Context: one part of a larger RNA, bound to proteins that are not shown
RNA sequence: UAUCUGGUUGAUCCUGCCAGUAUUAUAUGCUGAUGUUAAAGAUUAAGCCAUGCAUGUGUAAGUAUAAAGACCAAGUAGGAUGAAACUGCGGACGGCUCAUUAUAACAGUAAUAGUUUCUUUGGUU
RNA sequence: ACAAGGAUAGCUUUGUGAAUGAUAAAGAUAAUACUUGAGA
RNA sequence: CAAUUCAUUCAA
RNA sequence: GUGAGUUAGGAUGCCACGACAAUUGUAG
RNA sequence: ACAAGUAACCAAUGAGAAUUUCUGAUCUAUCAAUCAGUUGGUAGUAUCGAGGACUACCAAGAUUAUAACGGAUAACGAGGAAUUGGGGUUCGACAUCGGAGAGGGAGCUUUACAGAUGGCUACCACUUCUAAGGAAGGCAGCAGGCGCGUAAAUUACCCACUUUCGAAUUGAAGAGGUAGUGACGACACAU
RNA sequence: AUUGGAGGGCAAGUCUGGUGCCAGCAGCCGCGGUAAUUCCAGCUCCAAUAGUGUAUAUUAAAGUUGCUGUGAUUAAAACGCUCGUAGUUGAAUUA
RNA sequence: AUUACUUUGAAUAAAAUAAGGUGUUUAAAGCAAAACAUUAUGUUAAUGAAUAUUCAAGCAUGGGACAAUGC
RNA sequence: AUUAAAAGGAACAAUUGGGGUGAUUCAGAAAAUAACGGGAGAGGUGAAAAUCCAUGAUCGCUAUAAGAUGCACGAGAGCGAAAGCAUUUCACUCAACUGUGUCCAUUAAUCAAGAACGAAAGUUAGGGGAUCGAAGACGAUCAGAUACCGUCGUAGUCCUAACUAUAAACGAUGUCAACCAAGGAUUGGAUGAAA
RNA sequence: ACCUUGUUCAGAACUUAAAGAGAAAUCUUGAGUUUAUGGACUUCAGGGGGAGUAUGGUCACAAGGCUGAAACUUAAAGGAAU
Numbered sequence: 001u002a003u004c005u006g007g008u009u010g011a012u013c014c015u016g017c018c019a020g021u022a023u024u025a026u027a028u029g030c031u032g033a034u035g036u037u038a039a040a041g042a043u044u045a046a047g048c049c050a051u052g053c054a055u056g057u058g059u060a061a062g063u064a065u066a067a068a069g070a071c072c073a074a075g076u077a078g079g080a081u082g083a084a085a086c087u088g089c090g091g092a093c094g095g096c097u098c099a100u101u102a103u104a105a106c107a108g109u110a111a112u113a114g115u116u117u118c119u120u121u122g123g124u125u
Numbered sequence: 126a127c128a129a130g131g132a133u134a135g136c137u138u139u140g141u142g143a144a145u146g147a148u149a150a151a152g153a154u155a156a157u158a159c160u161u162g163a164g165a
Numbered sequence: 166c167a168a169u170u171c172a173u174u175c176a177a
Numbered sequence: 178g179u180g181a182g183u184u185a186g187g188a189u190g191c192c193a194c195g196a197c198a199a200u201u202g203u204a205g
Numbered sequence: 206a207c208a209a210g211u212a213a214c215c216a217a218u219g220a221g222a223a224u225u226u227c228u229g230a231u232c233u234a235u236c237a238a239u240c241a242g243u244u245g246g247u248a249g250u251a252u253c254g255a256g257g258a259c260u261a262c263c264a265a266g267a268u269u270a271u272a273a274c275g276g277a278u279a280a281c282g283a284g285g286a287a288u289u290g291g292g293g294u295u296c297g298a299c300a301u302c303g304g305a306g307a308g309g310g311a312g313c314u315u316u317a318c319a320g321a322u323g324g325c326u327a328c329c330a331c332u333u334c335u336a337a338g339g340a341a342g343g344c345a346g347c348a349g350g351c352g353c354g355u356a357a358a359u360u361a362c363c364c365a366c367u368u369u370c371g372a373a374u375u376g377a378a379g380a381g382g383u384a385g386u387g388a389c390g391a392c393a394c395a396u
Numbered sequence: 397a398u399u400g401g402a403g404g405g406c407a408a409g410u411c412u413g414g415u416g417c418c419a420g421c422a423g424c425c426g427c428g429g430u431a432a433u434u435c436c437a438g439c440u441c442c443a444a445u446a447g448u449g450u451a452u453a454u455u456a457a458a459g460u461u462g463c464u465g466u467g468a469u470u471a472a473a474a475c476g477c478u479c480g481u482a483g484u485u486g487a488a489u490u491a
Numbered sequence: 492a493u494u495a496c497u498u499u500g501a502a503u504a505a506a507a508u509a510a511g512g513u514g515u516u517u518a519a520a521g522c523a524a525a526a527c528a529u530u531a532u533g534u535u536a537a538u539g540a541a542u543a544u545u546c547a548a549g550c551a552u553g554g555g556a557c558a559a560u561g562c
Numbered sequence: 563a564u565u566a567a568a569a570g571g572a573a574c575a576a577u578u579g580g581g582g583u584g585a586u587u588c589a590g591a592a593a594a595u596a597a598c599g600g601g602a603g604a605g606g607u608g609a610a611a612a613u614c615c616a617u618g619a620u621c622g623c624u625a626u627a628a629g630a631u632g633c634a635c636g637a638g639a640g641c642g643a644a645a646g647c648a649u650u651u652c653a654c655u656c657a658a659c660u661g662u663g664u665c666c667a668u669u670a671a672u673c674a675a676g677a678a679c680g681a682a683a684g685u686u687a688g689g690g691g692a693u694c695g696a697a698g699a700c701g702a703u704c705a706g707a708u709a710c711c712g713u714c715g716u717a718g719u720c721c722u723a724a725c726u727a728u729a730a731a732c733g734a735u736g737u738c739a740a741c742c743a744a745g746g747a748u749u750g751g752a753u754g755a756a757a
Numbered sequence: 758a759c760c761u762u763g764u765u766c767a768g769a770a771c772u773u774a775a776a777g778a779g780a781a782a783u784c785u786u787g788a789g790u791u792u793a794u795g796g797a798c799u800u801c802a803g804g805g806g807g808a809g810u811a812u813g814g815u816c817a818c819a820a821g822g823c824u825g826a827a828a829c830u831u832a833a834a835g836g837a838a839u
Base pairs, nucleotide, nucleotide: 004020005019006018007017010839012837013836014835021456022455024453025452026451027450028449029448030447034393035392036391037390040386041353047351048350049349051348052347053346056089057088062086063085068081072079087372096306097305098304106229107228108227111224112223115222116221120217121216122215123214124213125212129160130159136152137151139149140148141147171190172189173188174187175186200209231277232276233275238268239267243265244264245263246262247261248260249259250258281303282302283301285296286295287294288293308329309328311326312325313324331342333340334339359384361383362382363381367380368378369377370376398444399443400442401441402440403425404424409439411438412437413436414435420427421426459794466802467801468800469782470781476679478677479676483672484671485670488564492560493559494558496554497553499551500550508543512522513521569669570666571665572664574661575660577658578657579656581655582654583653584652585651588632589631594626595625596624598622599621603614604613640647641646684725685724686723687722688721689720694718698714699713700712701711736798737797738796740790741789743773744772745771748768749767750766751765752764753763754762755761776785777784778783804831805830806829813824814823815822816821
C1' cells in the first nucleotide's frame, strides 16, 4: 500500500475455481497490573409474568367556624399557617418496542385562495 | 345591583360485604362548581 | 356590541 | 392587497347566539 | 391605588398539527393482464376541511412490457454505519427526526388534542384473590423471574445536573443524574 | 505474560524420546506402513502482546458480476436464418 | 420556444464525516480554557471553526457548443 | 426554408443466376415381363454357408411398361437469408452487380414481444411401390455375437395435402460502419489498346 | 462472340510477413486498430457434476419442442503446445 501466494502437469503456457490473507461484529476457548471512555434480552418468543416503584399539583389570590390552629398568638365576618374535600390543571408530553407496512410510510420540495384547536403573547367588544 | 336562586363533598350520624382505588340512608355548609340577572 | 347561516348589492 | 379571488371590507333584510365572573389579594 | 381572575372576537405562536403537489424505494415474469366505488360528472350528505369519504342518478371509464396486478423479505423509513485508489458493495431494531402499537380485533367516554389502553365496554386466549356468594389485571415503562436460544447487567440511591408538569421561586418525575456487573468495543500506559 | 505456531501458503527446528497408515495432524497440497522436518511430549525461537486462537456473516482481494471493467473459433458461452414493434443509436448543414 | 447540459447562488435540523482553534499530562475526547494582563479592569461585547458537505428532485441566474421536442 | 452522403430507397439500360414455380422433354444403369439361343451351374466370401437353377438358372441379342435417379462435364467455380439448388426447352417470377448530369430527401442500423422459411428422420391421409433398407428371419465368425461379413426382407426411401421445428443447422467466428503491409489468379459488368 | 493486356466496381477464395494480436494452435477481406481499455445494437457464459434432469406453464395427433431449478457431491474438470 492501486500487493497477491499454495493446489490440475513428466515438465510448460492459459481459463478457472478451491484454500490462504486483512478488516468489521456476534458467540466462544485460554489469559489478564492500571486510569479515561463505553455498548449491554434487538436477532429466537410484539412469548408469559410474582413483587417494588414509574403522575401528580397550594400561592397574598376560586371554596375552608377541622370540634387543626400551648406551634407564632393576642383575635367577634373570617389572625399568619393550614390536613382532608369541592373546583381548576395535568396524566394526549415523556418512557418502551419494531409486529404491521412495497408508492404504503419516509426524505427533499411545494400548497393550503381546502382545515386548525390548547398554552403563551399583542389587542377589541 | 349598598350584589340574586337553589344543593353537594370533606363534616356528623346509622351501616352492609370476605373483599377492590367497593359502597347504601339521613342532617346540615361554601364557590371563580351549577344558574338567573342590569351593566350597551 | 361582537362573531354564525341565507338572500341582494358597492367594491382596494 | 395579491401572480391571481363578488377577496379582507362596507350596506340592506332576516333568523339563531350574546357578553367584558353577581370573582379574589390588607397584603404582596 | 395597584395587582389577580373571567366570556366571546381578531392577529401572532404556526416555516406547528392535519391533508395534499413533484421526484425518489430490495428481489421476483415457474406473477401478463388488473379494477366495478372501480375512473369521471351533477346534486346532496358527513367532517375541522378538500375528496367516491358516503348516497342517488348518469357515462364507461382508470393502470399496464418505461413491468400494472400478484408473490417474498429472517423490510419500519431517513440522518447515518462498516469496508473502499476511483467506481462501488453490504448494513441501519436501537442517540436524533418521521410512522405505528400496547396479548388479539372491534366499539366508545372525557377533553383543545386519544379511536387513550400505568381510561372504559363487549368477544377470544391467559393470570390472580375468594368466606364459593363474587372481584381486577394487562412490564413492546425502570429493576427482577420463567421460557427461548450460540447470544445480552442491580428486584440500588437521589431529584443535586438537563428539563417537563402543577393552584407554583418550595411539590413530583425508574424522564434525568450517581453508583453496581461489564475482555462488545475505542485511547494512554507497567513487567 | 499469555495465546497460537515452527513442511509449503507463512516468520520460525532437516534438536531428542515415544508412537508405527494404529493413534492421529491436516482451512488447501499433504505427513503418518517401525530412522515421522507435520502425531504425542521435553528444550529452543517465530508473531502479536494485556491480548490471542476458533466458528459464522459483511467488505477488500474479485478485471471470479464488468459504468470505469470481463469473456463468447478451440477452455463455459453468437439465437438455424430472415422479417419485425417498443427500446437504444443515428451524415454534413443556419454568424 | 421550452427541455437537457454547464457556472453561480437562494433556501435547507442537529448529531455524524472532513476540516479551524484550544497542551483533556499526550491520545481517544470535550467545546471548552487561558497566553499574560502576578488576574476584578480587558485584550473582551472573548470561542462556537466560513464549520463545507450533499445526491435524486424543486427555485433563480450567465452560456448555447453538443443533443431532444420545435413548427 | 440548405446540398444531393463511396447512408438508404425508387426508376431506367444492358446483363448475370446448377435462385424459385409449372408444364414439357431426354438418357441409359438396375430390376421385372415376353420370345429365342445354350445346357450345369450361378451367388457370395478370407474360406464358406444360407439362397437361386433341369418348371432351363448365371450368360447373349431383341422388344416392352412403370418407379427412381440425373454419370462423365463438375471445379477450393456460380446462385440463395439459411435449409438448399445439376437432363433441355417454353413460360411466370425474383434478386443482385455494373452504367447513369434520373427521382425522393434521412426515409437509416440493431432489435425483447411477434411472424415467415427451416436438411434428414418421424406423424396423418391418398397415389406409387423399381433400387436400397431401422425392425425381423436366416447363414457365417466368435468363448458367446442379439454386431461388423453374406442372403432375404415390413415400415421407410418417391409424388400431393397437412403437421413436426430439431442437426457437428459449423466459418463451432452475431448484424451494421471506418482505417488497414506485399502479391498472383479467378467469376460477372464498365472502360482503352490489341482482330 | 472467344482469346491476349491496362484501369476500375462487385463476388467466392489463395499465397508471403522480420509487422499487429493471441495461452498457443493460429488470425490478416481479422480473431488487427484494447490496461494507450469507450463507433452503434442484440443475444449468451460464470469451476465440474447432479442436468436441460424434476416440477410448474405452453405448443404438438404423438415422438417430442420452448421455458427450466434445487437438495446433494466434488479439488479439480478443461484449452493449446513440448
17S rRNA, nucleotides 1 to 1170 from Entamoeba histolytica HM-1:IMSS: 839 nucleotides with solved positions. The structure was determined by cryo-electron microscopy at 3 A resolution and released in 2025. Keywords: 75S Ribosome, P-tRNA, Entamoeba histolytica, Ribosome. The sample was in a buffer at pH 7.4. Rfam match: Eukaryotic small subunit ribosomal RNA. Its family is annotated with structural constituent of ribosome and ribosome in the Gene Ontology. Its Rfam clan is "SSU clan". It comes from the structure "Cryo- EM structure of 75S ribosome with P- tRNA from Entamoeba histolytica". The entry has 72 different proteins, among them Ribosomal protein L15, Small ribosomal subunit protein uS10 and Large ribosomal subunit protein eL22. Lineage of the source: Eukaryota > Amoebozoa > Evosea > Entamoeba > Entamoeba histolytica.